[PDB]
Context: bound to proteins that are not shown
RNA sequence: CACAUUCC
RNA sequence: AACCACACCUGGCGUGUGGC
DNA sequence: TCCGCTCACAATGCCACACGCGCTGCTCGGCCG
DNA sequence: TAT
DNA sequence: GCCGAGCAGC
DNA sequence: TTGTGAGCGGA
Numbered sequence: 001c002a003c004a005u006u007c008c
Numbered sequence: 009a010a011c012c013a014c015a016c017c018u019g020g021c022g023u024g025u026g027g028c
Numbered sequence: 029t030c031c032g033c034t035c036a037c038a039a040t041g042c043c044a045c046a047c048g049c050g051c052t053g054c055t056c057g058g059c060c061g
Numbered sequence: 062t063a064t
Numbered sequence: 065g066c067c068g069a070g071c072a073g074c
Numbered sequence: 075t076t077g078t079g080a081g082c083g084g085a
Stems, first nucleotide, its partner, number of pairs: 020049009029085011051073008
Other pairs, nucleotide, nucleotide, family: none
C1' cells in the first nucleotide's frame, strides 16, 4: 500500500 | 446504558424375510 | 402353429416371524481426517 | 488452514 | 499382515 | 382379490 471476517 | 439472540429431549415405530 | 388354461409373481391387500431403534467376540475384506 |  | 465392519450365539 | 407375463398343454 491493499482485502478486511471487532475482546460479543 | 436497558434488552430482543442463548427456546424443547421420546413416541411407540421401523428394517428384512415369508404367506396367499 | 396359434388358442385355451393355468402358475408365478406384481401387487389392492393385510398377516406371521427374525430383528433393530441403546447386545459382544470372531472372521473376511479393504485401510494417509 | 490458507491434510 | 493391520484396521474396519457384518454375522452369529441365542 | 384383481391382474398380467410366462409357461404348459391342446387341437

Solved structure of RNA (rut RNA), together with DNA, 85 nucleotides shown. The 2021 paper behind the entry is "Steps toward translocation-independent RNA polymerase inactivation by terminator ATPase rho". The structure was determined by electron microscopy at 4.1 A resolution and released in 2020. Among the 6 different proteins in the entry, which are not shown, are DNA-directed RNA polymerase subunit omega, DNA-directed RNA polymerase subunit beta and Transcription termination factor Rho. Entry title: Transcription termination intermediate complex 5. Keywords: Termination, Helicase, RNA Polymerase, TRANSCRIPTION.